[PDB]
Context: bound to proteins that are not shown
Parts: sequence; C1' cells; structure tokens
RNA sequence: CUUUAACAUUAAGCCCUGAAGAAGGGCAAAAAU
RNA sequence: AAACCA
RNA sequence: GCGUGUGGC
DNA sequence: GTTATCCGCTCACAATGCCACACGCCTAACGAGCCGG
DNA sequence: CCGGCTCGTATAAT
DNA sequence: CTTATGTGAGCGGATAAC
Repeated sequence: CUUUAACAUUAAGCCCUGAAGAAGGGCAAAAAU
Repeated sequence: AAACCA
Repeated sequence: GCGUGUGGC
C1' cells in the first nucleotide's frame, strides 16, 4: 500500500401440420399413476 | 363449497 | 327369493 | 389252446299342471376391542 | 398393559 | 340311509366253437 471486492447464465432432442418464436401431434430415452 | 331443470 | 307342510281344482 | 358271443351286475334318468296360504333360511373357534385387575 | 373375556365373522363335518 | 319301478345302456365274467 492512503479511503469495500462482484457481468454472470455451457442442460434437455428429431420429424410432420400450421400466418409466425399463436397452436396441434408423432418418434431415439425414463422416475411414476 | 356451489346462484341452477326435475 | 326357494324349501317344507296343508288344502283346493 | 384262443376267439367270437351270451348273460348277469351296476348305474344314470324320468315320473301332470296350476293356485292360494303358512313358517323357515347356522356357529366353536381364529383375528379384533376394552380396559378390569 | 397383552389378551382374559367378549365380539366380528368365515367356514370345516359321523 | 336303511319301502321303489321301469327302463336302457354299458361292461365284466362265463361259454360254446376250429
């Protein structure tokens, strides 16, 4: 050592329909009715 | 829980 | 209900 | 011998319809309940 | 302070 | 239990042959 430090947030899919990041579904995987 | 046909 | 009895036809 | 029959024993299955009436249709001991002595 | 009595009830026959 | 009868139908034991 001269008057308080710190910007973080890396994970969950693929495909189809649909005016969309409005919505409707299926499939690779499962605690649990 | 329930204003509510019967 | 069903299982016993009585009685009728 | 052995084979094709005959016969006696045992056992399932039937026996009208309708009516009323009436009275009947578990419990000694294995899993819970209360609380007294 | 668990079942001795007492009860709820599920179920076997000389 | 322990007063029934009549069936049929089948099956085990005797029965008369090549």

The RNA (RNA (TRANSCRIPTION BUBBLE)), together with DNA, has 117 modelled nucleotides. Among the 9 different proteins in the entry, which are not shown, are Transcription antitermination protein NusB, DNA-directed RNA polymerase subunit beta and 30S ribosomal protein S10. The 2019 paper behind the entry is "Structural Basis for the Action of an All-Purpose Transcription Anti-termination Factor". The entry is indexed under TRANSCRIPTION/DNA/RNA, DNA-DEPENDENT RNA POLYMERASE, BACTERIAL TRANSCRIPTION, TERNARY ELONGATION COMPLEX, ANTITERMINATION, TRANSCRIPTION-DNA-RNA COMPLEX, transcription.